[PDB]
RNA sequence: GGCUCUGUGGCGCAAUGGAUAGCGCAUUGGACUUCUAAUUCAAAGGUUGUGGGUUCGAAUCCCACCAGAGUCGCCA
Repeated sequence: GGCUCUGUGGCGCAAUGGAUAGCGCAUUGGACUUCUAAUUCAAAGGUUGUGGGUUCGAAUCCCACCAGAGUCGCCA
C1' cells in the first nucleotide's frame, strides 16, 4: 500500500431461489399471589449508513468515507 467478505435498532440476522423484503427477549390489553411455561399472544421502527451513479430491479454492480476481520509489503 490497495483491495477481499460482512451493512435493522441492544442480541440473533432468519427473508432471498435471474423478473427477489422483515421477525423471536423489556414492552399500552385480562388479575393478585407471587412472578423469565403466574402464562399467552395482540405492540412503539424504517433514504435494508449517504453525495451520487448503470444493465429494467438490484440484494447481487461502483467512486469516497462511517463499522468490523485480513495474507503478502515496503525508507524510518